[PDB]
Context: bound to proteins that are not shown
RNA sequence: AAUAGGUUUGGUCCUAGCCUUUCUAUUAGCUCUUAGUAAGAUUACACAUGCAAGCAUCCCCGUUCCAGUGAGUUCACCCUCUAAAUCACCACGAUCAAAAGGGACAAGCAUCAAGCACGCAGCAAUGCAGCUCAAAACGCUUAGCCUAGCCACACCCCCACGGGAAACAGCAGUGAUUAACCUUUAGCAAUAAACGAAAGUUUAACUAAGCUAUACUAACCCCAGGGUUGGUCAAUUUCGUGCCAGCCACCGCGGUCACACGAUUAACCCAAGUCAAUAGAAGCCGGCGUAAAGAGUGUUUUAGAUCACCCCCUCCCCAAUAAAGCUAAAACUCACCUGAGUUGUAAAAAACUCCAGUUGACACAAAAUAGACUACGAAAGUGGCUUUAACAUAUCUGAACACACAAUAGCUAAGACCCAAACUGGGAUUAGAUACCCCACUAUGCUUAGCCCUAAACCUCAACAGUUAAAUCAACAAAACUGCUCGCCAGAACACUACGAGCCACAGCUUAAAACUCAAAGGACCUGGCGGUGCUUCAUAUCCCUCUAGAGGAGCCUGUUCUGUAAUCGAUAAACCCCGAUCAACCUCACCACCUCUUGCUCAGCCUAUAUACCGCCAUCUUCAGCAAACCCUGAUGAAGGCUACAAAGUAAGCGCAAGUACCCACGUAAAGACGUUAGGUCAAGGUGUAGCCCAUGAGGUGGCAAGAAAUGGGCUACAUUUUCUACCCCAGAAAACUACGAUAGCCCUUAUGAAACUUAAGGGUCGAAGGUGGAUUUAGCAGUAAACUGAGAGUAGAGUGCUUAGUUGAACAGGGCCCUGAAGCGCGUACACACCGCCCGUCACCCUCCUCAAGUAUACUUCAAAGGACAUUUAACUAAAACCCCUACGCAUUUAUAUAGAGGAGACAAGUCGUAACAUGGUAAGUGUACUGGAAAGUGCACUUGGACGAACC
Repeated sequence: AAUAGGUUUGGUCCUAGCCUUUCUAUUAGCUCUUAGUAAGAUUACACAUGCAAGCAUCCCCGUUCCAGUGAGUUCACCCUCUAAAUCACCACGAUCAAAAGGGACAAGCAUCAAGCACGCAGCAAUGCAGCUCAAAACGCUUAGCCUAGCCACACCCCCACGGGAAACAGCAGUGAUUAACCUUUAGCAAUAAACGAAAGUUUAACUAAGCUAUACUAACCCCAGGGUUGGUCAAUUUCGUGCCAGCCACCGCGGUCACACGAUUAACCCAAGUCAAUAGAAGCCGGCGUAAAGAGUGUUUUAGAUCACCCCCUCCCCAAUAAAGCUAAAACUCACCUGAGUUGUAAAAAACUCCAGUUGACACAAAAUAGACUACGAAAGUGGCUUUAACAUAUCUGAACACACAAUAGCUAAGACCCAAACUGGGAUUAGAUACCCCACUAUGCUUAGCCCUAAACCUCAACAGUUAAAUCAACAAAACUGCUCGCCAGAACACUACGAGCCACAGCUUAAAACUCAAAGGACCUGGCGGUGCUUCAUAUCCCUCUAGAGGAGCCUGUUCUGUAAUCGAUAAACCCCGAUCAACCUCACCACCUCUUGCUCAGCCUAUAUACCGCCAUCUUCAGCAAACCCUGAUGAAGGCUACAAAGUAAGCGCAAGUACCCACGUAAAGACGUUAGGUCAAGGUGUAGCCCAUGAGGUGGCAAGAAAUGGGCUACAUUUUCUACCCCAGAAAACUACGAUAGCCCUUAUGAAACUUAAGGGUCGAAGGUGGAUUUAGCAGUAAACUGAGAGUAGAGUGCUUAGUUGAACAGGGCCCUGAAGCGCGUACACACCGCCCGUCACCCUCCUCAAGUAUACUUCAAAGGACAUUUAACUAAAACCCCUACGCAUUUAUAUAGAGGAGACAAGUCGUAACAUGGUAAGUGUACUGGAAAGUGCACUUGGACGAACC
């Protein structure tokens, strides 16, 4: 490739490869009834046996055919000329058809680009130096072909004197070999061939049979199998398995409901077949700004084009180029005079101090402003001044087979040297810093003379001519096209690589593949996320600063984590941690040990697994304002998008906010707070899907655990003088550092509750410890708040320093900021879409696959002769005949390939490890060329690119 289809993505579009569907052939698996017909070793490997050529009055003729094979391979076709043969003989003929001459005639590779005598003239002698070739010579590799058939071969040495050697590529057959597998039948009756004058004879040609689903045709009362069933693509029930076993042409399937695996049921397709593997059939008028592609630049020949005559409008000047000369600004250096520092910046250190500042003298360096110009040159490049020379072509295209150029870097040699500056050294930063930042200094940037020949040499947009109308047009970019020509491109990666070749190049450049691997890669967009993302404006107990009281330090209370224990569970970043519990001594209880019960309080039970099946009730953004049905419109009717009020395509039910309501107002505080987000929490509130337990994973009883090396969260009380005790509830007296402040802790006792109390609570006694106001860091609060103080309640028999709730006293700051962190609006970027907790690059390991290089050596194959040198006529001849026989090659040569020590590369599979190079301004914008440097990605220098940006009136 077709009427197409599947497959890249989070999504869309484009491009593209791969695959599917169709039709044959061969082989394999499984299966197979008959008849007719056609067709039928894998192997130019080796072949047992038999047969395949005779005929005929001897001579001859035939066995040179037919049959076979496909090794080799432009000997096949046309024309000219002309043998043999047929036409009985002669045929100046026809037919047929060699040799010779002319022409024509496969594929792949140009990394086979040069061949090496490949030409011509002349009667000769000899002379000339030519002949083929990028319009493909020469060479290598592959292959029987153009099928009424033809060509080639006939064991090998192209040939076949000779040699190796002993021949089925005749039929039947055999061995070996291959995925590949026909009978060691008959007959010359037909046709064909041979021979014969002929009757006839012979023939493994042929004919008629044998064998085989390879094919075609037809048939059968009985008798169907193969594959398939997620999508493409017609068609699956029930179980099992549980990322295992397996499956797949492509995409994929398999982690407990698997229509994809295996079994099984059913179905679908075809059917004596089915369809697994392999092969073939099926492809050039399409493209080249961004997907592969306009080769860095210009100029030929042979040619091609119609853009050349007609017929016409930008000559000169602006920054082409080469050479010579020159210098305004700024440096460097030297000198005098002054100063004590100068340099370095986010901030430092190192560095200099014959340093710095003023002034004067003073370049082989570089070339403000003009330039808002848009010129010159083929491109590369060219912007200080002057002068000389000077910018091809009176059609166009055109050299990768040439020639001349070609930024930067680099090389060679000799010079110059202000400044800059790879490398290197020092300083700093850092976990490290082979960087980024600072200092010093070299190659180098300059000149001369030669090399090198590369750039994101890109304005990624070829030259010339022409058009703006039709269809304007995938997207983006720099609107869409026509004519003509050259160059170039054909999935990704391997690969700016290997090998070959060329080159002043030796770690180089140019040209440039293959094997293994993958189903993609790629281009441009949409949406979202994210950005150490821009601008602007803001936050209001709120980001910073600011205000007040705390936490972080001590003891104690309480939670959690660890450790421990035979001894639950859940929560557990924000959004867990006095959390489920408004509450565990038994009970509660779900845990552990032991014992006991089996239709069990229940028309059982299960606090067994799964909150990643769920209802229920919630956390969270939300201290948000958005969600969205149904329409309409924009984008060429793509993913998507939908606003401007002096309005430009939106209209929008409903939900939320809002409004209302509660509390003491209209304030405040509650309450409310959608859609979604985190498979967020809870199967242990209860209920419940799925799976599981049923003499136990269920039920009951007895007893028991619930601790503290340690760490950590929250809270309580303190460290005192704004205090401590007493009276009082604000006009007091005492206390006040080792008898102070300070335990709600420890120990002892009593009481309360209870059946049960070292254990829970309360009180008393004793005891008098740490603590002397707390680092980094961190929490809360905008007012009747924070802070302090006091009461009540829920729940218990009792039990919290917890929770809920009422009241009292009652502040400080609230102003700045955009710096740090955020939100909104408007942008920008994006290689992320599991969405930055992302993606991702390289060194470093085993392994698996393939490839390359490579010492030495071996083996095999290819080539030669497509050549050169000698030989010399004798006898015989009243019909006529005899005789004749040459020698040299092949190798320590040459071609190609294979094998092997060792050394590497690529890709895959897939880690771990070290960093974080790329993607956001990716945290130093990225990349190109070149150089140097470094564990590694990479860093740095010089020039270049935008495939970066610079916020787009003035401020």